The RNA (7S RNA) from Canis lupus familiaris has 206 modelled nucleotides.
It comes from the structure "Structure of XBP1u-paused ribosome nascent chain complex with SRP".
The structure was determined by electron microscopy at 3.7 angstrom resolution and released in 2019.
The 2019 paper behind the entry is "Structural and mutational analysis of the ribosome-arresting human XBP1u".
The reconstruction used 24,875 particles.
Rfam match: Metazoan signal recognition particle RNA.
[PDB]
C1' cells in the first nucleotide's frame, strides 16, 4: 500500500451510503459511525500497489430522425 | 271493356163484342084432360153450345184440347130402394157410367213481361 | 429502428512508491 468498479434516482453540510442496472480480481467480513472535517470504528487475507494516456467488446442518461 | 242483331231456358199478367138459324137447360105466366104420379098445347125471360156472316173491337183476343163436375146447386142413362097407384106404369132421381150446351180450373196458340245462359256471335 | 456526446473491465505505453 491493496482486497471491487461505474451509472441513474436519492439520502448525508460533507464523508459512510440505500434502491434500480451493467461489469470483475487467485483475493472480504461486521457494526451503524465523525459532527463543519475529501474513508468512522472493528474484526481477518495479501505483496507488489496507486496514477496518467491510447485501441476492442455490455447496460445505462440526455438529444436528434 | 263498348255497339249490335243471334241463340238456352224459368216465371208472372192479360187472353173481346153484334147478327140470322137450330139445339140444350132453368125459370116465370096462362087454358084443356084426369081419382094420382101426369099427358097435350100458347106465350115471357135467362144462360150455353154447334155454325154461317160480322166490326165505332185490339199491345191479342182461338168458333182448340184436357180435367173436377165435386158439399144439394147442369143434364142423359138410371140398377136396388121409395112416392102414387089394384095394376100397367111414371115422377123425384143415390151407386155406377156419361159429356156440343150451370159455374170452377189447366195447357198450347196469343200479346205484354222481369230474368237466366257461352263470355258464343261481326266487329274494334 | 438509425446516429451525436458520455461509460465498466482487459489490452499496449509512460510515472511514483
Nucleotide at each position: 500500500g491493496c482486497c471491487g468498479g461505474g451509472c441513474g434516482c436519492g439520502g448525508u453540510g460533507g464523508c459512510g451510503c440505500g434502491c434500480g442496472c451493467c461489469u470483475g480480481u487467485a483475493g472480504u467480513c461486521c457494526c451503524a459511525g465523525c459532527u463543519a472535517c475529501u474513508c468512522g470504528g472493528g474484526a481477518g487475507g495479501c505483496u507488489g500497489a496507486g496514477g496518467c494516456u491510447g485501441g476492442a467488446g455490455g447496460a445505462u442518461c440526455g438529444c436528434u430522425u | 271493356g263498348a255497339c249490335u242483331a243471334a241463340g238456352u231456358u224459368c216465371g208472372g199478367c192479360a187472353u173481346c163484342a153484334a147478327u140470322a138459324u137450330g139445339g140444350u137447360g132453368a125459370c116465370c105466366u096462362c087454358c084443356c084432360g084426369g081419382g094420382a104420379g101426369c099427358g097435350g098445347g100458347g106465350g115471357a125471360c135467362c144462360a150455353c153450345c154447334a155454325g154461317g156472316u160480322u166490326g165505332c173491337c185490339u199491345a191479342a183476343g182461338g168458333a182448340g184440347g184436357g180435367g173436377u163436375g165435386a158439399a144439394c146447386c147442369g143434364g142423359c142413362c138410371c140398377a136396388g130402394g121409395u112416392c102414387g097407384g089394384a095394376a100397367a106404369c111414371g115422377g123425384a132421381g143415390c151407386a155406377g157410367g156419361u159429356c156440343a150446351a150451370a159455374a170452377c180450373u189447366c195447357c198450347c196458340g196469343u200479346g205484354c213481361u222481369g230474368a237466366u245462359c257461352a263470355g258464343u256471335a261481326g266487329u274494334u | 429502428u438509425a446516429g451525436c456526446g458520455a461509460g465498466a473491465c482487459c489490452c499496449c505505453g509512460u510515472c511514483u512508491c